[PDB]
Context: one part of a larger RNA, bound to proteins that are not shown
C1' cells in the first nucleotide's frame, strides 16, 4: 500500500418537546416529560493510590473511536488555616547499632549478651553558681501501627473552591505561673456512718504492691440511643366531576457542666423444712436464703445550665432599597419478638482459655517538714500565660487508582428509608443520584440473547448435553438401611385468593383500725 | 359478693363468593433402585484437569532424657525446634468407623554383638643400607563373620494319576523355594484370552447388576474386605418431565443490512 471507506464503532432496560446559546446542537444550559439506581445504590464519606483531576474565567487546533458551544481536555490563575482530627509517643510479629565473636574482605552473627556499658533528688551555699559532702538507684540503644494502646470540642454561620482547622457562642486538656476564698491548724497533717461507704478540701519522701491500659467466639434475654410506625394540634403544599375531619410535608437541641438515676455487687437486723427465692435459659442460701432498711459503678436515661438568641416552618410590610426590616408558631402523647447499633447480667465452646508497652491512679509504708492569731499546707474553688511541627483540595473508581486506553476485570472500609415478603432475597417506590454508553432508517437469510408448541415422550446422543418438571407456606404420611446420631423436605398426598365473621392466647390501677 | 381502662399480632375455625380462581407476578427441591470410588467438612494444576488426587481425625512404626534427636550456617563466644522435655520433640508410613492384618529375615536396606581380627590408612615400631629408600610387624574405624527386624525395602511354586454312571480331586507322588498367597475379593478403576459363561434388566444390550473363578497379572497399614453419612466425582436402570428427535414452525430484542460520521486488522 492492496486489503478497505471494509470489520466493525450491537452487555449495563430510554428517550423526547420546546427555549437559550452559537458558525454550526441527537450529545451544551434551563424547563417541561417519561425512565433508572432502589438505602449490600447509579446515594452520603472515607483507606490504599494519584497530585491539581478541586473551583473561576478564557476557550475548541489536538484529546473526549460520532458529535461537541461541553469536558478528569487545552490557556490562565484561585484554593487545602487545628493545643484538642491525624501523625508526632508506646509496644506488636519483627528490624537492628553497641560489647564482643567471626570473616581475605564485601560484612556476618548476636540483642543483654563473657562489657569499669548510670542518671535521680539533696537540702545546703546565698564571694555562687549550681560546683561543692550523705541519699537512691542495677536499668542498660534504637527503629517497628495515619486499622492496636493512646490527655483534651461542639454546636451554629460562611466559600466559586477550606474547614470537628475559619467566623459567633460555649467547652476542655497539658506544660507553667500564681495570689485570694475556703478547707485544716493551742486534743497539728477533717470530719461523719455500727456498716456498706460519704465529702470541696482534709502532710506524705525511698521503697513496695495492686488496679487501670488489657482483650476470643457464639446464643437467648433485659436495657438504652437512632430510625421505622401512629395519636392530638399549630403551621405550609396537593388532591377535591364524586368520595377523602384526607395525601405530604416542619414542629430540632451539640460538647461540655449541675442534680438526679442501675443491673450487678455489698452492708446492718434476723435466723430459714411444710425448704424458700429465682432466670427463657436452675442455679443461689447456717461459708447466713426468702424478707425489712440502706451503701455503691453513672452504662445509661431525666430535669436544669448551654438555649432560642441557633435551626426549622410559615406570614405581614418594600420591591438599585447599603440590602432588608417586622411578626408568629416550634407543643403534648403513644406503639413493639421491628431494624441498625451499644451496652449489662448471663449461658455454650476448646488437647483453641483468645497481645505487649508507654501512660494514669490507688494503697502500704512512714523520710522529712509544719503553728500563730491563722505556722504550715492545700488531689476544693475561681484566677492568668502558653501549646510549635508536617498532612488537611479532590476523586476513591463502567473516566482521577492498577490493567499500554475515557478497558464489562481488579481493589479495603462506615451510615442504609417504605411495602410486600421469613428475609440486607426478587419485585416496586421517597431521599440523593444519574439520565452516561455513535446515531438513523429498515425488519432478509444466518446468527446471539429470550420463549412458544399439535401428537409422540429419550426412539435423539458417547452420555438427557441443553430445556423442561419440582418449587413457599400449612396439614398428613413416609422405606430399605444405619455408626441410632440419621436416611428425612425420602417417597407420597391434600390446602392455600377476597370477604364478613368467631374463638382463643395480654398489660397496668386498685381493699373490709 | 372484684370492676374499669389500654393494646398487640400469632393461631385456629365458619359462612358467603368466582369462568375451580387463589406461593395468581417475583421468589422457589426432581424423585426413586443399584454399582464404582473417597469415611466426612476441608484443599490443589491464578489461565484447558476440583478428582477417586491432597488433607484429615484414627491407626501404626521410628530416632532422642539436653555432653541428646532431627535440621539451619562459610565461620563464629552462631542458629531452629526451645517460654520445649517423651501425655514431648522430631521422622515416616497409613488414612473415619466395623472387622482384621496370615507365611517369609534368603536378598537389599536398617539395627547390635565385638576382641575372640580376615581385609587393614597416615603417624608411630624394627631390620638392611653410604642413604634416598625398600622390607617386616603391629594395624583405628568401616567392611568381612555372627545375631535381630516385614504397620522396613519387599516377595510368597511347578508336575503326573486320580472315587463304584461324568467331570471335580478329598489323599499318594514328584523337583526346588526364604517363604510358596493365609483370611477375604474379582472379567473389579486390577483379565490378555474376552463382546469369558449362567442368570436378571431390553423387542433387541460389546452396557448395567448378581453370580461363577488355577486369577495374562487379585489380596491384606506397598493395608484386605465391608460400611450408614456425605459428593458440582465414575457409571445402569425406573418415574416424571419435556423440541434431544420424529420434524420443525413461529415470535421477540439486539445483530447483520442501507445510511451520516469514524475507522482498523490478518493476509499478500
Nucleotide at each position: 500500500g492492496g486489503u478497505a471507506g471494509u470489520a466493525g464503532c450491537a452487555a449495563a432496560u430510554a428517550u423526547u418537546c420546546a427555549a437559550a446559546u452559537g458558525a454550526g446542537a441527537a450529545c451544551u444550559u434551563u424547563g417541561a416529560a417519561g425512565a433508572c439506581u432502589g438505602a449490600a445504590g447509579u446515594g452520603g464519606g472515607g483507606a490504599a493510590a494519584g497530585g491539581u483531576u478541586c473551583c473561576a474565567c478564557g476557550u475548541c487546533a489536538a484529546c473526549a473511536g460520532c458529535a461537541g458551544u461541553u469536558g478528569g481536555a487545552c490557556g490562565u490563575g484561585g484554593g487545602u488555616u487545628a493545643g484538642u482530627c491525624g501523625a508526632u509517643c508506646c509496644u506488636a510479629a519483627g528490624a537492628g547499632a553497641u560489647g564482643g565473636g567471626g570473616a581475605a574482605g564485601c560484612u556476618c552473627c548476636g540483642u543483654u549478651u563473657c562489657a569499669a556499658a548510670g542518671g535521680c533528688c539533696u537540702g545546703a551555699u546565698u564571694u555562687u553558681a549550681u560546683g561543692c559532702a550523705g541519699g537512691c538507684c542495677a536499668c542498660c540503644a534504637u527503629c517497628g501501627a495515619a486499622a492496636g494502646g493512646g490527655a483534651a470540642u461542639c454546636c451554629g454561620g460562611u466559600u466559586a473552591a477550606g474547614a470537628u482547622u475559619c467566623c459567633g457562642g460555649a467547652a476542655c486538656c497539658u506544660g507553667g505561673a500564681u495570689a485570694u476564698g475556703g478547707a485544716u491548724u493551742c486534743u497539728u497533717c477533717a470530719c461523719g456512718g455500727u456498716a456498706a461507704c460519704g465529702u470541696a478540701a482534709c502532710u506524705g519522701a525511698a521503697u513496695g504492691u495492686g488496679g487501670a491500659g488489657a482483650c476470643g467466639u457464639c446464643g437467648g434475654c433485659g436495657c438504652g440511643a437512632g430510625c421505622c410506625c401512629u395519636g392530638g394540634g399549630a403551621g405550609g403544599a396537593g388532591u377535591u366531576a364524586u368520595c377523602u375531619u384526607u395525601u405530604c410535608u416542619u414542629c430540632u437541641u451539640a460538647a461540655c457542666a449541675g442534680c438526679u438515676u442501675a443491673u450487678c455487687a455489698c452492708c446492718c437486723c434476723g435466723g430459714a423444712a411444710u425448704u424458700g427465692g429465682u432466670u427463657u435459659a436452675u442455679c443461689c442460701g447456717g461459708a447466713g436464703a426468702u424478707g425489712g432498711g440502706g451503701u455503691c459503678u453513672u452504662a445509661u436515661g431525666g430535669c436544669u445550665g448551654g438555649a432560642a438568641g441557633a435551626g426549622g416552618c410559615c406570614a405581614g410590610c418594600a420591591c438599585c432599597u447599603u440590602u432588608g426590616c417586622u411578626g408568629g408558631c416550634u407543643c403534648c402523647g403513644g406503639u413493639g419478638c421491628g431494624c441498625u447499633u451499644g451496652u449489662g447480667a448471663c449461658g455454650g465452646c476448646c488437647c483453641g482459655u483468645g497481645a505487649a508497652a508507654a501512660u494514669c491512679c490507688a494503697c502500704a509504708g512512714g523520710a522529712a517538714g509544719g503553728a500563730a492569731u491563722a505556722g504550715u499546707u492545700u488531689u476544693c474553688a475561681u484566677g492568668c500565660c502558653a501549646g510549635g511541627u508536617c498532612g488537611u483540595a479532590c476523586u476513591g473508581a463502567u473516566a482521577a487508582c492498577c490493567g499500554c486506553a475515557g478497558c464489562a476485570g481488579g481493589u479495603c472500609u462506615c451510615c442504609a428509608a417504605g411495602g410486600u415478603g421469613a428475609a440486607c432475597a426478587g419485585c416496586c417506590u421517597c431521599u440523593a443520584g444519574u439520565u452516561g454508553a455513535u446515531a438513523g432508517a429498515a425488519u432478509a437469510a444466518u446468527g446471539u440473547a429470550g420463549a412458544u408448541a399439535a401428537g409422540g415422550g429419550a426412539a435423539g446422543u458417547c452420555g438427557g448435553c441443553a430445556a423442561a418438571a419440582u418449587a413457599g407456606a400449612u396439614c398428613c404420611g413416609u422405606a430399605a438401611c444405619u455408626u441410632c446420631g440419621g436416611g428425612a423436605u425420602a417417597a407420597g398426598g391434600a390446602u392455600u385468593g377476597g370477604c364478613u365473621c368467631u374463638a382463643a392466647g395480654g398489660g397496668u390501677c386498685g381493699g373490709g383500725u | 359478693a372484684c370492676g374499669a381502662u389500654c393494646a398487640a399480632c400469632u393461631u385456629a375455625g365458619a359462612a358467603c363468593u368466582g369462568g375451580u380462581a387463589c406461593g395468581g407476578a417475583c421468589a422457589a427441591g426432581g424423585g426413586g433402585a443399584a454399582u464404582c470410588u473417597g469415611a466426612c467438612u476441608g484443599u490443589c494444576u491464578a489461565a484447558u484437569u476440583a478428582a477417586a488426587a491432597c488433607a484429615u481425625a484414627g491407626c501404626a512404626u521410628u530416632g532422642c532424657g539436653a555432653u541428646g534427636g532431627u535440621c539451619a550456617g562459610a565461620a563464629a563466644g552462631u542458629g531452629a525446634u526451645g517460654u520445649u522435655g517423651a501425655c514431648g520433640c522430631a521422622a515416616u508410613g497409613u488414612g473415619a468407623u466395623u472387622u482384621c492384618u496370615g507365611c517369609c529375615c534368603a536378598g537389599u536396606g536398617c539395627u547390635c554383638u565385638g576382641a575372640a581380627u580376615g581385609u587393614c590408612a597416615a603417624a608411630g615400631u624394627g631390620a638392611a643400607g653410604a642413604a634416598a629408600u625398600u622390607c617386616a610387624a603391629c594395624c583405628a574405624a568401616g567392611c568381612g563373620c555372627g545375631g535381630g527386624u516385614a504397620a522396613a525395602c519387599g516377595g510368597c511354586g511347578g508336575g503326573a494319576g486320580u472315587a463304584a454312571c461324568u467331570a471335580u480331586g478329598a489323599c499318594u507322588c514328584u523337583c526346588u523355594u526364604a517363604a510358596g498367597g493365609u483370611a477375604g475379593c474379582c472379567a473389579a478403576a486390577u483379565g490378555c484370552c474376552u463382546c469369558g459363561u449362567c442368570a436378571u434388566c431390553u423387542a433387541a444390550u460389546u452396557a448395567g447388576u448378581g453370580a461363577c473363578g488355577c486369577g495374562c497379572a487379585u489380596g491384606a497399614a506397598u493395608g484386605g474386605a465391608u460400611u450408614a453419612a456425605c459428593g458440582a466425582g465414575a457409571u445402569u436402570c425406573c418415574c416424571a418431565c419435556u423440541g434431544u428427535c420424529c420434524c420443525u414452525a413461529u415470535c421477540u430484542a439486539c445483530u447483520a443490512u442501507c445510511u451520516a460520521g469514524c475507522g482498523a486488522a490478518a493476509c499478500c
Shown are 781 nucleotides from a PDB entry: RNA (25S rRNA, nucleotides 1443 to 2360) from Saccharomyces cerevisiae. It holds a match to the Rfam family "Eukaryotic large subunit ribosomal RNA". On this family, see Cannone et al., BMC Bioinformatics 2002: "The comparative RNA web (CRW) site: an online database of comparative sequence and structure information for ribosomal, intron, and other RNAs". Ions in the entry include magnesium and zinc. The work is reported in "Regulation of translation by ribosomal RNA pseudouridylation" (Zhao et al., Sci Adv, 2023). Entry title: Hypopseudouridylated yeast 80S bound with Taura syndrome virus (TSV) internal ribosome entry site (IRES) refined against a composite map. The entry has 75 different proteins, among them 60S ribosomal protein L2-A, RPS15 isoform 1 and 40S ribosomal protein S12. Released in 2023, the model rests on electron microscopy data to a resolution of 2.2 angstroms. NCBI's taxonomy places the organism under Eukaryota, Dikarya, Saccharomycotina, Saccharomycetaceae, Saccharomyces. The entry is indexed under hypopseudouridylation, pseudouridine, IRES, RIBOSOME, RIBOSOME-RNA complex.